Shown are 45 nucleotides from a PDB entry: RNA with a sequence from Saccharomyces cerevisiae. It was solved together with Double-stranded RNA-specific editase 1. Ions in the entry include zinc. Method: X-ray crystallography, resolution 2.98 angstroms. The entry became public in 2016.

Context: bound to proteins that are not shown
RNA sequence: GACUGAACGACUAAUGUGGGGAA
RNA sequence: UUCCCCACAUU
RNA sequence: GACGUUCAGUC
Numbered sequence: 001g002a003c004u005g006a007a008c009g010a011c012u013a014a015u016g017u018g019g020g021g022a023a
Numbered sequence: 024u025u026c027c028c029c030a031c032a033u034u
Numbered sequence: 035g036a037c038g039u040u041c042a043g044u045c
Base pairs, nucleotide, nucleotide: 001045002044003043004042005041006040007039008038009037011035013034014033015032016031017030018029019028020027021026022025023024
Other pairs, nucleotide, nucleotide, family: 010036cWW
């Protein structure tokens, strides 16, 4: 330097459940 | 059923 | 799925 393996942090933009609404 | 809003999750 | 911090290794 490259690759490899574990920890933690923080991003990503859809998506799920719940509570409350609406048609 | 679908959507909205808020919260909590998932990837 | 990327990014940063740290730790462990291989060429």